[PDB]
RNA sequence: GCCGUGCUAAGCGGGGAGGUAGCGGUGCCCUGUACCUGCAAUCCGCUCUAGCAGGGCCGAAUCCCUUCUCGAGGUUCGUUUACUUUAAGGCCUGCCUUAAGUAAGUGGUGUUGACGUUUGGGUCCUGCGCAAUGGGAAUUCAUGAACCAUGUCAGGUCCGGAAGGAAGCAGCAUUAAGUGAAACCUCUCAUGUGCCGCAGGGUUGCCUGGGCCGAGCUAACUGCUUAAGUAACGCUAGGGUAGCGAAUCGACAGAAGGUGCACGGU
Numbered sequence: 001g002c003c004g005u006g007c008u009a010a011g012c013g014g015g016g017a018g019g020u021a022g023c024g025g026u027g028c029c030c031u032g033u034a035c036c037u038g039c040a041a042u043c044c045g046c047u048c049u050a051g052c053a054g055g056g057c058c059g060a061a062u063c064c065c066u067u068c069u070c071g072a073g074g075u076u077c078g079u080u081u082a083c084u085u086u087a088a089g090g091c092c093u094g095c096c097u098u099a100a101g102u103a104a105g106u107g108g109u110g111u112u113g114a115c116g117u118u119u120g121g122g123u124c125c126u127g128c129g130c131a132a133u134g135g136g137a138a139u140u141c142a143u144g145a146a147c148c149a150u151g152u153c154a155g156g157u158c159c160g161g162a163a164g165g166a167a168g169c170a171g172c173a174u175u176a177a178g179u180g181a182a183a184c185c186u187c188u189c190a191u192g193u194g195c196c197g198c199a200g201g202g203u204u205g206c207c208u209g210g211g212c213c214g215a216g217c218u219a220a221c222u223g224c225u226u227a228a229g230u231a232a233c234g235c236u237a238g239g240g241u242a243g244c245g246a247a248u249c250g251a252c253a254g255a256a257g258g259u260g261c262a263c264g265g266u
Base pairs, nucleotide, nucleotide: 003264004263005262006261007260011057012056014030015029016028023045025044036054038052039051064258065257066256071252073249083240084239085238090235092234093231095229098227101224102223105221106219107218108217113213116212122207124202125200126199127198128197129196130194131193133190134189135188136187139183140182141180142179143178149175158165159164
Other pairs, nucleotide, nucleotide, family: 013031cWW013032tWS014250cSS015073tSS022046cWS024044cWW025040tSS030251tSS032033cHS032034tHS035055cWW037053cWW046050cWS055056cWH061064tHS061259tHS067255tWH068253tHS073248cWW075245tWS077244cWW082241cWW085237tWW101223tWW102222cWW117212tWS118209cHS118210cWS119209tHS123206cWW145149cWH145174tWS150173cWS154167cHH168172tHS175176cWH192195tHS203204cHS220222tHS233234cWS
C1' cells in the first nucleotide's frame, strides 16, 4: 500500500439574559430522527473549559479546522398602523349660571307719547276722623222676698172685765233681682260698602284686554361676547406587540486535506 486476520478510541449538538478575566447542565426556540439512573440554583462537577459511573458504537476521523450560508435570539433607531397607563395645552365644543342680544315658531305688549281706538274689572292694598249693615242694649207691657227692707194685710200668747199691737203665714202695693209672641237712639267692635283728604315699588311701564301704533320676549330650543381654568369617546409623553439597524453564532453538503497496534511483496 491492493487488503485480510485478534483488537481500539478522540468522539456519540450548539447558539442566544446565565455563573469566576470558566465549560456542562435539570426555562425558553430549533434541527432532534445522536442511548439510560443518580448528584447538581439564596446550586454541584470543576479548569486547554472536558460536568462527574457504567454500558448500546460497525468501530477510526464523512463525526478534530477551513467560503460551506441566509434563517429559529440578544439591537442607540423604528418618525410606518394601532392598543394600553400617568400628565405639561387650549372658548377647536360648554363662561348657557358672568356687563345687550342677534332670530324663523307660538297668546299678546309697552318704552319720544307720562298722548290716544288702550272698550268690560278692581283704582286706599297698608294707618289716621268717619256713615249702609250685624251682635249683646239704657228703657216698654204681664209675673215673682219665711225670718230679711212691705200699710192693719188668718189666727193663738201678753199688756187689758173690754180694744189695738200681733209668723202681715197663701193675698194685697209687692220693688232691683227671673221668664215671656216679646223691642226701634245712648254703650263695645266690625274683616276691599263710600274709599271720603294725607305718605308707599301712586294715578296711567297700573298685579289684565284689539292688527292696538317696526323692535324683542317666553323653547335664551340657536352661531357669537373681555377671563385664568375646565367637562366628557373629547384631542397631547414614555414601555410590550409587525417589519430596518452596529449586530452574535447557531436548522443544513461542510466534497477536500493531516490522522492505528502485530503479520503478509506493497
Molecule: SRP RNA (266-MER)
Organism: Bacillus subtilis subsp. subtilis str. 168